[PDB]
RNA sequence: GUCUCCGUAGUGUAGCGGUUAUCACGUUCGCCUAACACGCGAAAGGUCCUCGGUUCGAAACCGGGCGGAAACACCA
Numbered sequence: 001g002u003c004u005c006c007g008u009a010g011u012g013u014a015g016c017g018g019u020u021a022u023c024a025c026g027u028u029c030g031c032c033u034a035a036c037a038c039g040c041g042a043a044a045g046g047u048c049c050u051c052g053g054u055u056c057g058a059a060a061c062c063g064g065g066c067g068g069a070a071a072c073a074c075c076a
Base pairs, nucleotide, nucleotide: 001072002071004069005068006067007066010025011024018056027043028042029041030040049065050064051063052062053061
C1' cells in the first nucleotide's frame, strides 16, 4: 500500500428511508440498619465510529477516513 469483516448507552444487542428502545445488567436516588446483608420503586445513560453525498427527509442506501479483527505483497 491492497483486500475481507465489524463498529448503536459502559458491557449484550432491537432497530423501520418517516420511533435510539427494552433487557441481565452497570450508575444514581429514595427504600431498613451504628455498619451492613437481603429486598421494594424511578431517573439518566445515543452525532447509531467519524465526515459527508442521494433524498423532501438516512444511523441504517452510497463514498471516504478512523479504530479493531483477518490475509497479501512491500529489500536504499